Solved structure of RNA, 30 nucleotides shown. Sample source: SEQUENCE FROM IN VITRO SELECTION EXPERIMENT. The entry also models magnesium ions. Nix et al. published it in J.Mol.Biol. in 2000: "The 1.3 A crystal structure of a biotin-binding pseudoknot and the basis for RNA molecular recognition". Bound small molecules: biotin (BTN). Entry title: CRYSTAL STRUCTURE OF A BIOTIN-BINDING RNA PSEUDOKNOT. Crystals were grown from: MPD, POTASIUM HEPES, MGCL2, KCL, BIOTIN, SPERMINE, pH 7.4, VAPOR DIFFUSION, HANGING DROP, temperature 301K. The entry is indexed under RNA APTAMER, PSEUDOKNOT, BIOTIN-BINDING RNA, RNA. Method: X-ray crystallography, resolution 1.3 angstroms. The entry became public in 2000.
RNA sequence: ACCGUCAGAGGACACGGUU
RNA sequence: AAAAAGUCCUC
Ligand code: BTN
Repeated sequence: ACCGUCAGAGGACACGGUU
Repeated sequence: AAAAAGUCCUC
RNA backbone atom coordinates (compact mmCIF):
# COMPACT_ATOMS: atom_id res chain seq x y z
C1' A A 1 0.00 0.00 0.00
C1' C A 2 -3.47 -3.42 -0.75
C1' C A 3 -7.14 -7.57 0.45
C1' G A 4 -10.93 -9.66 3.85
C1' U A 5 -14.87 -8.01 7.50
C1' C A 6 -21.92 -5.97 8.47
C1' A A 7 -25.06 -6.54 4.85
C1' G A 8 -27.47 -2.02 -0.91
C1' A A 9 -24.10 2.33 -0.74
C1' G A 10 -20.64 4.83 2.24
C1' G A 11 -17.99 4.90 6.64
C1' A A 12 -15.85 3.87 12.06
C1' C A 13 -13.44 0.67 15.15
C1' A A 14 -10.85 -3.66 15.53
C1' C A 15 -8.51 -8.16 14.09
C1' G A 16 -6.36 -11.04 10.45
C1' G A 17 -3.69 -11.45 5.90
C1' U A 18 -0.41 -10.52 1.14
C1' U A 19 3.78 -7.90 -0.64
C1' A B 1 -3.37 -17.87 4.62
C1' A B 2 -4.61 -11.60 0.35
C1' A B 3 -7.32 -18.10 6.37
C1' A B 4 -11.27 -18.67 10.37
C1' A B 5 -13.32 -15.60 14.44
C1' G B 6 -17.85 -8.70 13.69
C1' U B 7 -19.78 -5.03 16.11
C1' C B 8 -21.29 -0.08 15.45
C1' C B 9 -22.57 4.62 12.58
C1' U B 10 -24.80 7.35 8.30
C1' C B 11 -28.11 7.09 4.16
C1 BTN C 1 -12.17 -9.29 17.80
O1 BTN C 1 -12.10 -8.49 18.72
O2 BTN C 1 -11.23 -10.06 17.59
C2 BTN C 1 -13.44 -9.39 16.97
C3 BTN C 1 -13.35 -8.68 15.60
C4 BTN C 1 -12.52 -9.47 14.61
C5 BTN C 1 -12.78 -9.09 13.17
C6 BTN C 1 -13.98 -9.80 12.52
S1 BTN C 1 -14.11 -11.69 12.85
C7 BTN C 1 -15.39 -11.73 11.43
C8 BTN C 1 -14.89 -10.68 10.40
N1 BTN C 1 -13.96 -11.46 9.43
C9 BTN C 1 -12.78 -11.01 9.40
O3 BTN C 1 -11.72 -11.50 8.86
N2 BTN C 1 -12.52 -10.00 10.40
C10 BTN C 1 -13.89 -9.70 11.00